The RNA has 23 modelled nucleotides. The structure was determined by solution-state NMR and released in 2008. The 2009 paper behind the entry is "Structure-function analysis of the ribozymes of chrysanthemum chlorotic mottle viroid: a loop-loop interaction motif conserved in most natural hammerheads". It comes from the structure "Solution structure of domain I of the negative polarity CChMVd hammerhead ribozyme". The entry is indexed under hammerhead ribozyme, viroid, CCHMVD, heptaloop, RNA.

[PDB]
RNA sequence: GGGAGACCUGAAGUGGGUUUCCC
Numbered sequence: 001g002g003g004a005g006a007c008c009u010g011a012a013g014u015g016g017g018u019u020u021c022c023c
Stems, first nucleotide, its partner, number of pairs: 001023009
C1' cells in the first nucleotide's frame, strides 16, 4: 500500500470510528 471478517456509529452512503486476520 491492497484484500477479507467482526464491533460501534446513524438516515446516508459504495459512509465515519474501533478491531482482528491475510498478502